[PDB]
Context: bound to proteins that are not shown
Parts: sequence; C1' cells; structure tokens
RNA sequence: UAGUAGGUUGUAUAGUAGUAAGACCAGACCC
RNA sequence: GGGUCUGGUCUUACUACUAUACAACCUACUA
Repeated sequence: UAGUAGGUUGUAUAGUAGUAAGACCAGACCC
Repeated sequence: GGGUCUGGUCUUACUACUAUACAACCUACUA
C1' cells in the first nucleotide's frame, strides 16, 4: 500500500418506554 | 355553560431499550 475484521465513541434516519405535570378529544355524575 | 372523575392522544425535560446507515479510536489476520 491492497485487502478481510472484534471491542469503545460519535453522527444520521427511525420505532417503544419511563411510577410527575400540563393541554386536546370522548364518556359519566353534580350544579 | 362550569366543577369533579374515567378511556384515548399530544407537549414539557432527561434517560433506558430495539432497528438501519456512515465515520473515528483501541486494535486482530493475510498479500
């Protein structure tokens, strides 16, 4: 230099969650 | 119309998990 690669980290596109709160829709009760 | 209570959704802020792409670090095996 030409290649095949295992661990750590970062970026990008995504998908779930989180024992608090607020907001929206729907239902029930009361005034 | 207002208050309270339930079913679904979104936001607040930080993290955990799963999917794919690329790069870097530590470095592994040949020509």